Shown are 75 nucleotides from a PDB entry: RNA (CTR) with a sequence from Bacteroides fragilis. The structure was determined by cryo-EM at 2.85 angstroms resolution and released in 2025. Entry title: Cryo-EM structure of CTR-bound type III-B CRISPR-Cas effector complex. Keywords: CRISPR-Cas complex, adaptive immunity, RNA degradation, second messenger, IMMUNE SYSTEM/RNA, IMMUNE SYSTEM-RNA complex. The 2026 paper behind the entry is "Molecular basis of SAM-AMP synthesis and degradation in the type III-B CRISPR-Cas system".
Context: bound to proteins that are not shown
RNA sequence: AUUAAGACAUUCGUGAGUGAUUUAUUUCCAUGAAGUGGCGU
RNA sequence: CGCCACUUCAUGGAAAUAAAUCACUCACGAAUAG
Repeated sequence: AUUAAGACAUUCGUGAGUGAUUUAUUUCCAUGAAGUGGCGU
Repeated sequence: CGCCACUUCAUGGAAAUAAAUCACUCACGAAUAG
C1' cells in the first nucleotide's frame, strides 16, 4: 500500500553418421671395353 | 725367333606433373503461452 505480490527462457539433446590421399606415370635416354705395338736393313 | 707394356674408370637431360580441395543428411524437436 499504489490495475499490486509472486516466477532464472528453463528441462531433455555427443557436431554426429557415411567416406583408403587415391588415380595416371618404365629410373629412363645417349654412349664401341676399347687404343697402340716396340726393339737389331 | 727372343723379350716386353702403358693407357683410360661419368658426364649431359628429366628432380614431379595433372584430377578431386569436402559432399549428403540434420540447421532445431517437444513441454510450458494460446